Shown are 109 nucleotides from a PDB entry: RNA (FMN riboswitch). The PDB entry is titled "Crystal structure of the FMN riboswitch bound to riboflavin". Ions in the entry include potassium and magnesium. Bound small molecules: riboflavin (RBF). Keywords: riboflavin, FMN, riboswitch, transcription, RNA. The work is reported in "Coenzyme recognition and gene regulation by a flavin mononucleotide riboswitch" (Serganov et al., Nature, 2009).

[PDB]
RNA sequence: GCUUUGAUUUGGUGAAAUUCCAAAACCGACAGUAGAGUCUGGAUGAGAGAAGAUUC
RNA sequence: GGAUCUUCGGGGCAGGGUGAAAUUCCCGACCGGUGGUAUAGUCCACGAAAGCU
Repeated sequence: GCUUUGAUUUGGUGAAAUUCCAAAACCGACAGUAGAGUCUGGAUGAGAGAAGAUUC
Repeated sequence: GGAUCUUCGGGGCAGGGUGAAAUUCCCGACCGGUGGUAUAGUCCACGAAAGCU
């Protein structure tokens, strides 16, 4: 750096929301093992970032 | 706004059924990473995993 891995509509308010409110939905890596989003494991890890400190 | 550095940075099966055995199947329960933008697990961009370079 590229790839892969998954899913929302409806109604309401508003200038603006698939983000708020109402309702009903849907998704969820890899390894272990009686089939895992929730246990165990990598992992006292990694990380998109968010704080603070110092200096120019 | 640039360099240097410290700290931070993921939550959740209660209660049941079946069975030798399942928090994995079945009833039911519960949870929601980072940035963006009118406040987001489902939109836009991105991260952990695996893969190629």